[PDB]
RNA sequence: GGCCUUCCCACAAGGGAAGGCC
Repeated sequence: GGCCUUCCCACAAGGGAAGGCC
RNA backbone atom coordinates (compact mmCIF):
# COMPACT_ATOMS: atom_id res chain seq x y z
C1' G A 1 0.00 0.00 0.00
C1' G A 2 -3.96 -3.64 -0.52
C1' C A 3 -8.23 -7.24 1.36
C1' C A 4 -11.99 -9.12 5.05
C1' U A 5 -15.43 -9.32 9.76
C1' U A 6 -18.39 -6.91 13.07
C1' C A 7 -20.88 -2.51 15.95
C1' C A 8 -23.49 2.34 15.24
C1' C A 9 -26.17 6.42 11.87
C1' A A 10 -28.75 6.97 7.79
C1' C A 11 -32.26 6.59 3.20
C1' A A 12 -28.33 4.63 -0.52
C1' A A 13 -23.47 4.22 -0.28
C1' G A 14 -21.03 6.10 2.81
C1' G A 15 -18.34 7.99 8.27
C1' G A 16 -15.45 5.85 12.68
C1' A A 17 -13.17 1.87 15.54
C1' A A 18 -10.81 -3.04 17.12
C1' G A 19 -8.60 -7.22 14.94
C1' G A 20 -5.62 -10.59 10.97
C1' C A 21 -2.46 -11.20 6.62
C1' C A 22 1.32 -10.39 2.14